The RNA from Chaetomium thermophilum has 938 modelled nucleotides.

Context: one part of a larger RNA, bound to proteins that are not shown
RNA sequence: GGAAGCGCUUGUGACCAGACUUGCGCCCGGCGGAUCAUCCGGUGUUCUCACCGGUGCACUCCGCCGGGCUCAGGCCAGCAUCGGUUCUGGCGGGGGGAUAAAGGCCCAGGGAAUGUGGCUCCUCCGGGAGUGUUAUAGCCCUGGGUGUAAUACCCUCGCCGGGACCGAGGACCGCGCUCUGCAAGGAUGCUGGCGUAAUGGUCACCAGCGACCCGUCUUGAAACACGGACCAAGGAGUCAAGGUUUUGCGCGAGUGUUUGGGUGUAAAACCCGCACGCGUA
RNA sequence: AGGUGAGAGCUUCGGCGCAUCAUCGACCGAUCCUGAUGUAUUCGGAUGGAUUUGAGUAGGAGCGUUAAGCCUUGGACCCGAAAGAUGGUGAACUAUGCUUGGAUAGGGUGAAGCCAGAGGAAACUCUGGUGGAGGCUCGC
RNA sequence: UGACGUGCAA
RNA sequence: GAUCGUCAAAUCUGAGCAUGGGGGCGAAAGACU
RNA sequence: AACCAUCUAGUAGCUGGUUACCGCCGAAGUUUCCCUCAGGAUAGCAGUGUCGACCUUCAGUUUUAUGAGGUAAAGCGAAUG
RNA sequence: AACUUUAAAUAUGUAAGAAGCCCUUGUUACUUAACUGAACGUGGG
RNA sequence: UCGAAUGUAUCGACACUAGUGGGCCAUUUUUGGUAAGCAGAACUGGCGAUGCGGGAUGAACCGAACGCGGGGUUAAGGUGCCGGAGUGGACGCUCAUCAGACACCACAAAAGGCGUUAGUACAUCUUGACAGCAGGACGGUGGCCAUGGAAGUCGGAAUCCGCUAAGGACUGUGUAACAACUCACCUGCCGAAUGUACUAGCCCUGAAAAUGGAUGGCGCUCAAGCGUCCCACCCAUACCCCGCCCUCAGGGUAGAAACGAUGCCCUGAGGAGUAGGCGGCCGUGGAGGUCAGUGACGAAGCCUAGGGCGUGAGCCCGGGUCGAACGGCCUCUAGUGCAGAUCUUGGU
Numbered sequence: 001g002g003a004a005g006c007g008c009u010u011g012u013g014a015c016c017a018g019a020c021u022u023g024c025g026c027c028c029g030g031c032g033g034a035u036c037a038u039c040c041g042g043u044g045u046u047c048u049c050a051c052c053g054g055u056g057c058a059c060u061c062c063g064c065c066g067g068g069c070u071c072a073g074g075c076c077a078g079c080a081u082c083g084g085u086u087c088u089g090g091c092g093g094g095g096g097g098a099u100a101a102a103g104g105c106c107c108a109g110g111g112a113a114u115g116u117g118g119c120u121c122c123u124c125c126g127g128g129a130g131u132g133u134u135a136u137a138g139c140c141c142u143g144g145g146u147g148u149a150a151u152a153c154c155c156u157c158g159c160c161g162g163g164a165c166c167g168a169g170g171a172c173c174g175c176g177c178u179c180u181g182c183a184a185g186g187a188u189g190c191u192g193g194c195g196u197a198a199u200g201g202u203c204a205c206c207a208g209c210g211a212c213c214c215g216u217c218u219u220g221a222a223a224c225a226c227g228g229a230c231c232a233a234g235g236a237g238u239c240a241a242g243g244u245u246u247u248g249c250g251c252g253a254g255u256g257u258u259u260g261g262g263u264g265u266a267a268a269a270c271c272c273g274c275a276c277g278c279g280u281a
Numbered sequence: 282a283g284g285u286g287a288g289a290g291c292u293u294c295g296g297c298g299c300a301u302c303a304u305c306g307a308c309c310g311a312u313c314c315u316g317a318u319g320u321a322u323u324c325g326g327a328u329g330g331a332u333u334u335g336a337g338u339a340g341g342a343g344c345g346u347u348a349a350g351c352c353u354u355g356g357a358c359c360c361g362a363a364a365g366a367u368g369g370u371g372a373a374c375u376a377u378g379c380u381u382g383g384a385u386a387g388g389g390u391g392a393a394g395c396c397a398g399a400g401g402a403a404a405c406u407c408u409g410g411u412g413g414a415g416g417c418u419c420g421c
Numbered sequence: 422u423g424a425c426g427u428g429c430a431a
Numbered sequence: 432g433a434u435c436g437u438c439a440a441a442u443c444u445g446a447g448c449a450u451g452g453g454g455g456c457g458a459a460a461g462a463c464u
Numbered sequence: 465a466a467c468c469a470u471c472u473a474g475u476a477g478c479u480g481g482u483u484a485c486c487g488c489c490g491a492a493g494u495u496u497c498c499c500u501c502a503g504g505a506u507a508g509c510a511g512u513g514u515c516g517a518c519c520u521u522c523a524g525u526u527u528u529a530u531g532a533g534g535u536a537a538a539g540c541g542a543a544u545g
Numbered sequence: 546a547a548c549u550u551u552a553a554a555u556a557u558g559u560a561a562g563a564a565g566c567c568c569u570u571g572u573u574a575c576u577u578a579a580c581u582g583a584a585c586g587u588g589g590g
Numbered sequence: 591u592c593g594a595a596u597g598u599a600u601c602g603a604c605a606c607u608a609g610u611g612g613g614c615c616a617u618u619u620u621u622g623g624u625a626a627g628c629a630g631a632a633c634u635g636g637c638g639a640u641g642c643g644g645g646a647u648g649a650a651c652c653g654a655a656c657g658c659g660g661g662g663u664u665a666a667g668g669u670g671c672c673g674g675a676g677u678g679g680a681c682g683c684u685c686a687u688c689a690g691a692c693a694c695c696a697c698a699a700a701a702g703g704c705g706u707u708a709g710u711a712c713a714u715c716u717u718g719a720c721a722g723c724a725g726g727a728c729g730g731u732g733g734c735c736a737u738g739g740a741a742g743u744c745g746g747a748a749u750c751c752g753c754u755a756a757g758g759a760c761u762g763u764g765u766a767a768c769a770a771c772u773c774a775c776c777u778g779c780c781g782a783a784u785g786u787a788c789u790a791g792c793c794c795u796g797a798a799a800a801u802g803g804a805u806g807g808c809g810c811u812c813a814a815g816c817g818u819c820c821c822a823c824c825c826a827u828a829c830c831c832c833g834c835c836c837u838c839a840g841g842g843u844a845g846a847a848a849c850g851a852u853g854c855c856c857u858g859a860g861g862a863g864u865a866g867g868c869g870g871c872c873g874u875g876g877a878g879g880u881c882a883g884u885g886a887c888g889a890a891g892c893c894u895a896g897g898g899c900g901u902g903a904g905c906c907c908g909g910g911u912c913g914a915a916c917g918g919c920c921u922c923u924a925g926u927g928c929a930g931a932u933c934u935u936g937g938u
Base pairs, nucleotide, nucleotide: 006210007209008208009207011205012204013203014202015201016200022072023071025069026068027067028066029065030064031063032062033061034060039054040053041052042051043050044049074194075193076192077191078190079189080188081187082167083166084165085164086163087162088161089160090159091158092157093156094155095154096153104146105145106144107143108142109141110140111139118131119130120129121128122127176182177181213228214227215226216225229938230937231936232935233934234933237482239355240354241353242352243351244350245349246348248346249345250344251343254278255277256276260272261271262270263269283305284304285303286302287301290297291296307338308337309335310334311333312331313330314329319324358481359480361478365471366470367469368468369467370466374452376450377449378448379447380446381445382444383443384442387419388418389417390416394411395410396409397408398407399406400405422439423438424437425436426435453464454463456461485870486869487868488867489866494507496505497504498503508610509609510607511606512605513604514603515602516601517600522597523596525595526594527561528560529559530558531557533555537551538549539548566590567589568588570586571585572584573583575582613637614636615635616634618632619631620630621629622628642653643652644651657834658833659832660831661830662829663828667824668823669822670808671807672806676821678820679819680818681817682816683815690810701795702794703793705792706791707790708789709788710787711786712785713784714783722779723778724777725776726775728752729751730750734746735745758773762771763770835861836860837859838858839857840856841855842854843853872927874924875923876922877921879920880918881917883916884915891911892910893909894908896907897906898905899904
Other pairs, nucleotide, nucleotide, family: 010206cWW017197tHH017199tWW018198cWW024070cWW037056tHS038055cWW045046tWS045048cWW057058tHS097152cWH098101tWS100151tWH101150tWH102149tWH103147cWW112138cWW113133tWH113134cWH113137tWW115116cHS115132tWS116135cWH117132tHS134137cWH168186tHS169186tWS175184cWS182183tSS196198cHS218223tHS219221tHS220649cWH235928tWS235931tHS236481tWS236928tWH238357tWS247347cWW253279tWS253341tHS264268tHS272273cHS288300tHS289298tHS292295tWS315328cWW316326tSS316327tHS317326tHS318325tHS320323cWS326327cHS356357cHS360479cWW363475tWW364472tWW371465cWW373452cWW374451cWW386420cWW392413tHS393412tHS401404tHS427434cWW428432tWS428433tHS455462cWW457459tSS477502tWS480931cSS484871cWW485902cSS490865tHS491864tWH492610tSS492639tHH495506cWW506611cWW509608tWW519521tWS520600tWS521598cWW532556cWW534535cHS535553tWH536552tHS537549tWH540545cWW542549tWS543548cWS544548cWS562593tWS563593cWH569587cWW570571cHS576581cWW577579tHS579581tWS599859tWS609865cSS614650tWS617633cWW623627tHS624626tHS639640cSS641827tSS653665cSS664825tHS664826tWH666825tWW668675tWS669675cSS674824cSS677814cWH684813tWW685811tWW686811tWW689813tWH691809cWW699796tHS715782tWS718782tHS719781tHS721780tWW726756tSS727774tHS730731cHS731759cWH733747cWW736740tWS737739tHS739766tSS741767cHS741768tWS742760cSS742762cWH742771tWH743763cWH743770tWH748759tWS749759tSS753757tWW754756tHS755776cSS757774cWS761772cWW764769tHS765767tHS803804cHS805808cHH809814tWS846849cWH850852tSS863864cHS871903tWS873926cWS878920cWW879919cWW885886cWS885914tWS886914tWS888913tWS888914tHS889913tHS889915tSS900902tHS900903tHS
């Protein structure tokens, strides 16, 4: 290395926006200036608070400068003590079975062979065959003791250890406890490097995994079929009349000036005499 | 412009009770049964009822305007159908012809007609010529 | 080459 | 179906010019569409 | 017969199309009735408004009682068959 | 299966309150031989 | 003690408004039919409006339903490598000349296997079973008929007796016919377990055409195949805890130190979505009022591997170009928002 394009996540390269540069407050010293507190007069108001002018000419008040200190400050991290969630080791007890069953050591019975010794016959170093009940091995079955034995399994009460993710809220109030306090209605404390492309972000590319080309139409559904070379501009539920439902507003047994007439700063705005439309007496 | 039961809300805790629903009502219009004095003597409906209806009353809700939605008609969301009608413009047709011009050619084949000779009485037959017509045919 | 007509028949 | 009869295929060309066109009914003359 | 203009933006149930974003609520594909000319009405699903009650009351559930299923099974040392 | 004391599995209809059940005596045009029933009322739990 | 349980995220009445009038597949029950197909009813479920995990792939299968993220645990399915997790543990079975790896329907049967393992029933056995070796297998009798010939063995039919330990009037080879051999059956030697028929597993065959290919691929044999059982592990948007967004619901908020009250604070639940319904917000042309709004010290427009805000439509700023008008707020108004229309015009 026989499509491209698209999603998630790093990395590389290029290129960048922020953030930071210090503020606040105390304690000294050098200043430079009287809007220091109080009292008096005038004025304004929220009627008790202020402002102007005077007094107050300096341990009071206001700004600057030089030091010391506290606190808060940007980015990425480390540790200690906590809270929430969770994964994973170990340890100390309690309870229950047939108050495990077994088992070790004892006691008293019974039995057998894949028959231990002993004995007999074959035997080629080797070992076979037979007999019979523990002897120069043992085994099985039954009951009792130690014994409320131990252990496994099941269920339980706690105690230490090792990690991971997260820190929502923002004075106090509460429930509480092991109370000079606290792990109790949600993270604080200590420390380091850096303070700039370092974190972070945008592009292009490589990499791992993922991923059918849109629309229309039909159908239970696909499939077929139709439209699609590309871009810019235009491009399709509007207006009128008549009904009708709901919301807001005015007046309300009434309501509607705007056919028309009268003013006017003249297609506006303002005003209304008689009928008339719908509804009610 | 009523009675009763619910019922929001008041209450002096005794009760009062919106709207609305259920039931018994009351009234009015229309219809039906019975049929009072009367009666004009053929007119009427009083009283007693309906198991009748009202889209009727039963103490008003409408008019105007604004906004949104729906319905009908108009071009009616946009483009696109197989057409009819009205008025004009012009064209096609070995379908016929008319006027005036140009062409209507050539090669071949050979008839009537005529001349001469022979047979025949003639009609005609044959031969040799001249003539060149209707007609037919040929060229790619 | 078609359409027709006549046809007094099959 | 034998034999016969009707029609269509019809000088070329320039310049001028005229007329005709459907259907059914009917003897045509023609009434109708 | 042809062409041109107009009535004419002629008549469709048919074809193609019908223009930003986010949030909330969210279906049906069905019973019944009328009618033959592609259809209407009602009910069901979704939503809005008003009124009445305040789990008031309801429920694709179990239990209890009672039907239709006596269908399996056991016996005939219960009867009958 | 068509025999039963009893009775499967299995789905399945109805009903489970004061919006309820019975009794009672007043009326009624309904009904009965009848104040007798039914409906309309009262009261009880 | 208002007359079962459990749940209740309210129930009913009236009026009005929009989209709907199909069906496909599967289970169970049931009716009928065929050689086999199949056709019809009733219920329920899946799909239609549904994303996600698994079955190598996928309308109809299994798991499970959905806001944006972090952590933990699982379901179906898996742990030889593709591939995250076991060349994990126990006991067995199987060797296939294209095994098998979940189709178990058809081929397909009362089927063929001198494949292998487990089992059932019957039977023979120190009275010596099965296999073998050494021997017997005789007499009447060449039985009768038939035949050219036929003596157990070309044919038909009977098929008895003796000696027996046993030996068929004969199971095959053989001769023209004999002869001869062999089998059945019996004895000796040998010595302990065998035979028959069925059943259940796994394996072979039980029929296949035509481009080269498929347990998904490599490949796997005390398996990485088959059966059962046990231990741990892997991961879905599923379940648990936390953060953030939105919506809904329930509470608080005035002798106001009091508020975009259309606000703020507290608590709980929920989050797919087609047709459709409701609300908010963004953008374009024009109008009224307002910002004593912006602008030749540069409006608008256009370009931008430059930034900021918003979930999004969008809004704002920086840099370049340009030259003369434009915008924010709130109301009014409409020829107001494009990817499609074999759309129109223009250009390429």
Among the 61 different proteins in the entry, which are not shown, are DUF2423 domain-containing protein, Nucleolar complex-associated protein 3 and RNA helicase. An Rfam search finds the family "Eukaryotic large subunit ribosomal RNA" in it. Gene Ontology terms of the family: ribosome and structural constituent of ribosome. The family has 88 seed sequences and 107,465 matches in Rfam 15.1. The literature on the family includes a 2001 paper in Science by Yusupov et al., "Crystal structure of the ribosome at 5.5 A resolution". Ions in the entry include zinc and magnesium. The sample was in a buffer at pH 7.4. The depositors describe the entry as "Cryo-EM structure of a Chaetomium thermophilum pre-60S ribosomal subunit - State Puf6".